[PDB]
Context: one part of a larger RNA, bound to proteins that are not shown
RNA sequence: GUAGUAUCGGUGAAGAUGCCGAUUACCCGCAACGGGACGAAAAGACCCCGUGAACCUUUACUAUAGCUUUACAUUGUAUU
RNA sequence: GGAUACUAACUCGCGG
RNA sequence: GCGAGGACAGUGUAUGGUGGGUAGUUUGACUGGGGUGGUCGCCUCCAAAAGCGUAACGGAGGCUUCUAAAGGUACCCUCAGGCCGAUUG
RNA sequence: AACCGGUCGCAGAGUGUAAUGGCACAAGGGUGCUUGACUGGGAGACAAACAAGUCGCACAGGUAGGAAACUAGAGCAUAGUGAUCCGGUGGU
RNA sequence: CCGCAUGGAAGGGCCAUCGCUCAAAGGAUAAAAGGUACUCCGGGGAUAACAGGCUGAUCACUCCCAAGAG
RNA sequence: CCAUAUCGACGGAGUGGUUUGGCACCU
RNA sequence: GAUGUCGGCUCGUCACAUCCUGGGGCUGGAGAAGGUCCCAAGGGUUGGGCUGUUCGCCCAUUAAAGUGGCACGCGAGCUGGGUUCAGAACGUCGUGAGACAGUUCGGUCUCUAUCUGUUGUGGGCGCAGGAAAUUUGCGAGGGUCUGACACUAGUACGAGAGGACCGUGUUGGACAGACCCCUGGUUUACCGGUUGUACCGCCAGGUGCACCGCCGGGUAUCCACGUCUGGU
RNA sequence: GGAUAAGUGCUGAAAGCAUCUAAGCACGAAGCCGGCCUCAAGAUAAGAUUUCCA
RNA sequence: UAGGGUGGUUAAAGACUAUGACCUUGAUAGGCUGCAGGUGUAUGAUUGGUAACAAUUAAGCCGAGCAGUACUAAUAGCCCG
RNA sequence: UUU
Numbered sequence: 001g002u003a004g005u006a007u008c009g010g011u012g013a014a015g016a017u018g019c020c021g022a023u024u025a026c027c028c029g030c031a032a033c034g035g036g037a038c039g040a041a042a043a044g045a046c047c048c049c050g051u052g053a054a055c056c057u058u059u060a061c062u063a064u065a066g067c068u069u070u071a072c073a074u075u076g077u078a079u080u
Numbered sequence: 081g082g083a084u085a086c087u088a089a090c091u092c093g094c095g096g
Numbered sequence: 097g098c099g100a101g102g103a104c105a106g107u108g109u110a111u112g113g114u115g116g117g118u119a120g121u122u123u124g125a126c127u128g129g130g131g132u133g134g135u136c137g138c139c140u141c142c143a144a145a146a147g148c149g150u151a152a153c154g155g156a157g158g159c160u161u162c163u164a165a166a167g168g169u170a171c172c173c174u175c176a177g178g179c180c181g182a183u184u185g
Numbered sequence: 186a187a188c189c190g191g192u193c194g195c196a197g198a199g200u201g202u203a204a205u206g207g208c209a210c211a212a213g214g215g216u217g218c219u220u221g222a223c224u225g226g227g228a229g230a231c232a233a234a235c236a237a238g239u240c241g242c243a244c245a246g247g248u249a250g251g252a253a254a255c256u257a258g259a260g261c262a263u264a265g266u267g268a269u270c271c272g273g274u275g276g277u
Numbered sequence: 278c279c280g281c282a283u284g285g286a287a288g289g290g291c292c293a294u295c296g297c298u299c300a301a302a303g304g305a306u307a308a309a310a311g312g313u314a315c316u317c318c319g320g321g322g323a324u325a326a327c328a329g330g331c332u333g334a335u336c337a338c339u340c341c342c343a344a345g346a347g
Numbered sequence: 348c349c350a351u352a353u354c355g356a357c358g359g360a361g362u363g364g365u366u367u368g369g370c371a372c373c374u
Numbered sequence: 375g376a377u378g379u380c381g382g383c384u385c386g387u388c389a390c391a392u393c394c395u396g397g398g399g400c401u402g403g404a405g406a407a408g409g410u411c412c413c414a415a416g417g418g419u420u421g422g423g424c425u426g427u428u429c430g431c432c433c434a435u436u437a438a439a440g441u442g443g444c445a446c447g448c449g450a451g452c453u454g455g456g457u458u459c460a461g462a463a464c465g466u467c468g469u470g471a472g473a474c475a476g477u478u479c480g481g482u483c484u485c486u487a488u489c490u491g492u493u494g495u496g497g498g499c500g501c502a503g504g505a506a507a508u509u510u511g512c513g514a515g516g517g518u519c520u521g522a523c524a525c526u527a528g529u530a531c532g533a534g535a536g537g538a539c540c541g542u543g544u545u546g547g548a549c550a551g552a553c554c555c556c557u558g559g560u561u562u563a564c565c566g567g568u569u570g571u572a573c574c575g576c577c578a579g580g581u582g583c584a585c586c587g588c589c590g591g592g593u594a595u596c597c598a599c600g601u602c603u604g605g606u
Numbered sequence: 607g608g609a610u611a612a613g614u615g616c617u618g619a620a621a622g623c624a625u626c627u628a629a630g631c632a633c634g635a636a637g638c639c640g641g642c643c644u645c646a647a648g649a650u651a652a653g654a655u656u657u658c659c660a
Numbered sequence: 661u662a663g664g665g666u667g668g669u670u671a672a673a674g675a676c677u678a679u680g681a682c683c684u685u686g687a688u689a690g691g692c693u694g695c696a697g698g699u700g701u702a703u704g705a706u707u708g709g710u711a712a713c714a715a716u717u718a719a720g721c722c723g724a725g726c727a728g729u730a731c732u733a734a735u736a737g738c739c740c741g
Numbered sequence: 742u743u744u
Base pairs, nucleotide, nucleotide: 003017006023007022008021009020010019026498027497028496029495030494031493032492033491035490036489037488039485040484047321048320049319050318052317053316054313055312056311057310060121061120062119063118064117066114067113068112070110071109072108073107074106076086077085078084079083080082090101091100092099093098094097124136125135126134133153137159138158139157140156141155142154160302161201162260163259167219168218169217171215172214173213175197177193179191180190181189199208200207202265204263205262206261223246224245225244229240230239231238235303248257249256250255271296272295273294274293275292276291277290278289279288328374329372330370331369332368334367336363337362338361339360340359341358345354346353380455381453382452383451385447386444387443388442389441390440393418394417395416396413397412398411399410400409401408420434421433422432423431424430461479462478463477464476465474466473467472499648503659504658505657506656507655508654509653513645514644515643516642519547520546521545522544523543524542525541531536549604550603551602552601553600557598558597559596564591565590566589567588568587569584570583571582572581573580574579607639608638613633614632615631616630661741663740664739665738666737667683668682669681670680671679688733689732690731691729692728693727694726695725697722698721699720704717705716706715707714708713
């Protein structure tokens, strides 16, 4: 995805409507309840991985605005 | 030199 | 014009200091999940199955030197241990 | 358990340094002289992804030891290590 | 040995040597630590936390031998 | 007194998979 | 490219390694009361204080207050106290951003049931002609609990304290089914009292609205707190 | 009411004795099956009876 | 004409169905007439009291239950066999 | 043959 979509135990990518052996079941609705369809919804937030990202911190590294030091310029004249 | 001192660069205030 | 300062101050260039205020980045791997711990190169033995080779966060140890002789050659020599003897023995 | 004498002693010691292998004609211990801990070298192999690693010539030159034959291109062997780039020093 | 027109020089080449715990020892750069419960993306049942499965050290249960206490 | 009325030390053989683990096989 | 998690609630179902009730062997079983083992799963197996709790301790009972499995049963059935988001604070660690063998106050639980499953209730056809009734039962499901007193008998047994088996009876608890004469509940059918306000032209008499305006009663029906029956 | 569990026995050999067992037999639980209540012939093995119509 | 369906009046039967009773030579439902029953003494009119109020007189209202009674509604129309 |  298509379905004429039962039950039990077994088997099995190790918990079966769909395999095996048994068992039960005339054909088709309506109401009512939620055990299963590892039901639906969303490419698990946990966990790990990527020589992925972002923002945050600091005595990580390297820079830098700002502040601050001296020299030259602006910049002259006397005494000693 | 290194200070002291000056005024004209430069800076600020008043009034015009 | 009158005051008050004054070759200072401020500004440009150069220069030392400071500077998470701001910015760009880095911050290992193995691993009975990851982290913590341990480990990372080289040498020897066992694991290794009588050629070579052969893994584990399997079991054990070492190295990051040294010698001017501890190198070359000629000649020569022989340890450890026990026993017996023998002063301090 | 030190020194000396004897005698049983294949090494049960030693070999600077772990372990293993080896060592008596000792590779173990002494002395005499010496610098081959040489210049130019690598037939042929081991090992091996590569980069690297390992053992070894022939002969030319000149030496050391030795009577000579001969031996000596460091050490009983296997660890003691670091590419390229970029700089330093000495020759050409 | 080369020497940027020529002679030099500077620089380079060749030979011999030196400078790394580049020990994370085939060595990313000359030069680098942390936080995220405010978090985000790409992935994995290639790998943990729950439940299942295998195992049964631990756990529970059933037994065997029997000193001894009664 | 008497090993097993009731208990039982030193030791031994199993069963189960409801605990704590070991493994990492599905998701 | 998601297999919802602790505890509780509701609803169960299965096992037996049995807590009670039933049947036995042994005993260091005189009787009474026990101990231990064997068979046995039919039924039954309490309410509270504390704690999120499971578990435990305690209180009062009971015949007894079993142990487990079922995705440590069960969140498309419930809850959300705990754990495990974003706020804040303490202790503690860190220079700091922050962090926890810790603690404390607060903090959105989504979905209209297709298939199957289960509980009820119909339509069609069949059943060797078609119909109206009454039936047998192949089978399935439900039900299955238990106390205390009296007599035997203060006897058997036992110096004594104490104190039976067996056997008759009389009365309870829990649970289930049916029912409504009784007791009690409801009773927006119904009857009455009463406040405010507006309508029926006015008075008187009625009605609408205010939770059925509020208050007091209340038949039938439906019910339990009631009554009757049952576990052979 | 029946058949049983754990148990209790009778008679009795294999095995001169012993023995609940091997041939036989009598017991023995709220448990099993019947008995109580409800459903129940699609029980496709679809049953039975009484009556009506054809 | 064996028996049914559709239809109608309905129910102590029911989600819809299904089931029960009755459909005129009929008591199925309602109404009407009585009764069990609920509530609790009406409207008016007298008489008391100054009045608010009270006593007499039938109580009045309701009656999902019960009995009687065709007044109303249940038309054998159509379709199977 | 019938409500």
Solved structure of RNA (23S rRNA, nucleotides 2028 to 2882) from Porphyromonas gingivalis, 744 nucleotides shown. It was solved by cryo-EM to 2.6 A. The organism belongs to Porphyromonas, within Bacteria. Among the 30 different proteins in the entry, which are not shown, are Large ribosomal subunit protein uL15, Large ribosomal subunit protein bL27 and Large ribosomal subunit protein bL32. The reconstruction used 223,396 particles. An Rfam search finds the family "Bacterial large subunit ribosomal RNA" in it. The depositors describe the entry as "50S subunit of P. gingivalis ribosome with Lefamulin".